[PDB]
Context: bound to proteins that are not shown
DNA sequence: GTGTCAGTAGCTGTCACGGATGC
DNA sequence: GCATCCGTGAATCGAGGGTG
């Protein structure tokens, strides 16, 4: 920064 | 410089909807 | 002349942690 999980209202 | 066969993964378990795309 | 396939599209903000 690219992508990736996992969460909040 | 190279010399016998010599050979993907990964994947479809979305879906509505218009119009150019092609038989 | 009319299916079949292409291509477009699908809600907001926000925490933290990995690798390439």
């Nucleotide at each position: 920064c690219a992508c990736c999980c996992u969460c909040g209202a």
An RNA with a sequence from Mycobacterium tuberculosis, together with DNA: 52 nucleotides with solved positions.
It was solved by X-ray diffraction to 3.5 angstroms.
Li et al. published it in Proc.Natl.Acad.Sci.USA in 2020: "RNA extension drives a stepwise displacement of an initiation-factor structural module in initial transcription".
It comes from the structure "Crystal structure of MTB sigma L transcription initiation complex with 9 nt long RNA primer".
Among the 5 different proteins in the entry, which are not shown, are DNA-directed RNA polymerase subunit beta, RNA polymerase sigma factor and DNA-directed RNA polymerase subunit omega.